[PDB]
An RNA structure from Schizosaccharomyces pombe, in which 738 nucleotides are resolved.

Context: one part of a larger RNA, bound to proteins that are not shown
RNA sequence: GGAAGUAGCAAAUAUUCAAAUGAGAACUUUGAAGACUGAAGUGGGGAAAGGUUCCAUGUGAACAGCAGUUGGACAUGGGUUAGUCGAUCCUAAGAGAUAGGGAAGCUCCGUAUGAAAG
RNA sequence: GCACGAUUUUUCGUGCC
RNA sequence: UAUCGAAAGGGAAUCCGGUUAAUAUUCCGGAACCAGAAGGUGGAAUCAACACGGCAACGUAAAUGAAGUUGGAGACGUCGGCGGGAGCCCUGGGAAGAGUUCUCUUUUCUUUUUAACAAACCA
RNA sequence: CACCCUGAAAUCGGUUUAUCCGGAGCUAGGGUAUGGUGUUUGGAAGAGUUCAGCG
RNA sequence: GCUGAAUCCGGUGCGCUCUCGACGGCCCUUGAAAAUCCAACGGAAG
RNA sequence: UUGUUUUCACAUCUGGUCGUACUCAUAACCGCAGCAGGUCUCCAAGGUGAACAGCCUCUAGUUGAUAGAACAAUGUAGAUAAGGGAAGUCGGCAAAAUGGAUCCGUAACUUCGGGAUAAGGAUUGGCUCUAAGGGU
RNA sequence: AUCAACUUAGAACUGGUACGGACAAGGGGAAUCUGACUGUCUAAUUAAAACAUAGCAUUGCGAUGGCCAGAAAGUGGUGUUGACGCAAUGUGAUUUCUGCCCAGUGCUC
RNA sequence: GAAUGUCAAAGUGAAGAAAUUCAACCAAGCGCGGGUAAACGGC
RNA sequence: AAGGUAGCCAAAUGCCUCGUCAUCUAACUAGUGACGCGCAUGAAUGGAUUAACGAGAUUCCCACUGUCCCUAUCUACUAUCUAGCGAAACC
Repeated sequence: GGAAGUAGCAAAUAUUCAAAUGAGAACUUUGAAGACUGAAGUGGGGAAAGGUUCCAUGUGAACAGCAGUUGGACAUGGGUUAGUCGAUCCUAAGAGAUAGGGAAGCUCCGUAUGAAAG
Repeated sequence: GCACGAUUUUUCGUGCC
Repeated sequence: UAUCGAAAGGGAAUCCGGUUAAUAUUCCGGAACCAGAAGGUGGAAUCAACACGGCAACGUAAAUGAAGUUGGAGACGUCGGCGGGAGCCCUGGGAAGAGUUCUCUUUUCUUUUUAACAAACCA
Repeated sequence: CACCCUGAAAUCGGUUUAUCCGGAGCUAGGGUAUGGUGUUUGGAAGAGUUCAGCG
Repeated sequence: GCUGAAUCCGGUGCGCUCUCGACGGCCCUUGAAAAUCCAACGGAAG
Repeated sequence: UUGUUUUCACAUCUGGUCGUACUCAUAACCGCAGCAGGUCUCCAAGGUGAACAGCCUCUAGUUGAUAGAACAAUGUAGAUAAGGGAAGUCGGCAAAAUGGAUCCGUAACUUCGGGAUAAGGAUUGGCUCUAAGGGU
Repeated sequence: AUCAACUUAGAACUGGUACGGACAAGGGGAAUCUGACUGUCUAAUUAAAACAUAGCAUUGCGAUGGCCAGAAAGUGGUGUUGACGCAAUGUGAUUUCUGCCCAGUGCUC
Repeated sequence: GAAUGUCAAAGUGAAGAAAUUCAACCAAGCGCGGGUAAACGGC
Repeated sequence: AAGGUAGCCAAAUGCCUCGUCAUCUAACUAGUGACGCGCAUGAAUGGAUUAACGAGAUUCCCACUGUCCCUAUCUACUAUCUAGCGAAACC
């Protein structure tokens, strides 16, 4: 390449109207409505792990298996302030030198032991 | 290790874990 | 008698409010706390050297204590009900706004907060 | 709840939801200790929150 | 930016979470160490 | 008259190094991924109810998962069905039925502890009432 | 005299004989085989009657020892142990039993 | 538990110039004999 | 060497075998009870039981029902058409 614009993009109840922005809006934002998670949460935090994904600004692609003006994506900067929070200190199981003894050796055993160990 | 000593033959002694 | 070995074990001492686009028990404001060090000030003991009171349990702002020894704390399972406290929940009024109001409802809802630390008190 | 003091208890009493306690001193009475996540005040109302205006 | 107020007085419980107290049960299971910290006995010294 | 002590009340000075953003998950971790999988733990409102059950709500969060229009067969996921009631099938497989609480009642058997919610019956709403059960 | 608090007993009256009205929420009985029970395993086709278990029994060993380990060692485990112990096995709660045989094979003296 | 049937390397005896060749003895394991089946197994 | 005892059994163990008899049913090669010359049961390779327990294996009964007579109807999601997107197996 044929299959083929085909299999498929059907779990998790569900979206709708107006406006804004914009070349472009089912999907971005604001307001209104309708709903759900229903405190053993779809909430608020931390540990392990990640490492900058955080935050603002910017946006031709590429990526977000539709879309995209939006994004943990791309670009540019910014951002973590401790006498009291931890690490550091202590010991646990356990590791592991030293004294010694093995072993052709790599190394093994040994932890107050057959050490003149202050 | 720790403590005591007119400074002990001006070459450090006496004790205690 | 090494040393290493716990960001969930042991362990000195920090709280509230505020603040940034993004950091907070860390910054800002205010208020504390711990450990260590030196001497200073005030007080206390002492020529009856190292304080008194209470029958006692023990108390007081102090109140020398080396070597050595000993004791305690650190330092401890699991289950079950009971009692106390805190926060929450609930609730009667008051006060501020807000929802509702054909009718009814002196009501429906929201806001009514107080940290560490310091002192006194408490079977 | 523990501890102390006086006092000596059987007609045994005290007492928990749960039956333990007492001549090794009950009950009762009076004390001591323990003592906040309790109360009162400081912190601290100036804060935070809620509302009414003004620029 | 500023000015006014209010931020009050109480109840209740087989309630919930945490915590504390005093107990009861269970074991042929009895449920860490150490660093640190304090105390006592002693009577050196002054 | 010294001097000694003083875990007493006060003032005085100091406190290094490293970690600290953010996620902790239906998108920041591991599963090749923005994967319906897995991954330790803290906080925990109201009503119904025995309840951290299910259902609904408050705070907070989200409205994310290609959409639109049609309702053919077959399908996946749910419902119901006259009369019969396991005739189906290797087999009651699947489904149905039962189900909370209160009261009554409860066999064989047994290791005396059980069996046991045995089996079988009845009762349950709303509303207006009284009757008891506590404290000063 | 007065406050606080849901918890059971009735009595009527009332309703398309409704009633845990949604949600929630055992079907039951008579028996066989088998493993006593709770518990454990083939992660990703087998959850079982398999394994474990308490109980019962046997065996070795009194430390210079039994059992296990190490290339060696002045090496370790049981053992911070001592027969109510440790090591090695077989059966598998309770009840009731567990017969005969040492020829063989194995162990032992 | 007992025969002593076996028995290697050492060592013992003889022969040889020695290499060695012979001879006797020997533990363990056996073998013989006792115990043992909640040992394997058999009935 | 001793000759299978107590027991139990067509048992998860019996070839013959759908063993024989009884029970259950209209009808059972099933199940249960029983019988035992048991191909080839049997005592800690444990024998026989056994309450309670079991997502263990096997019958029967009631209740229950779309399991079936014999299907029918309904809802959502698909499939379907559309816009966008867009594989693979196999050849």
Rfam match: Eukaryotic large subunit ribosomal RNA. Clan: LSU clan. Among the 43 different proteins in the entry, which are not shown, are 60S ribosomal protein L18-A, Ribosome biogenesis protein ytm1 and 60S ribosomal protein L22. It comes from the structure "Ytm1 associated nascent 60S ribosome State 3". It was solved by electron microscopy to 2.8 angstrom. The 2022 paper behind the entry is "Chromatin localization of nucleophosmin organizes ribosome biogenesis".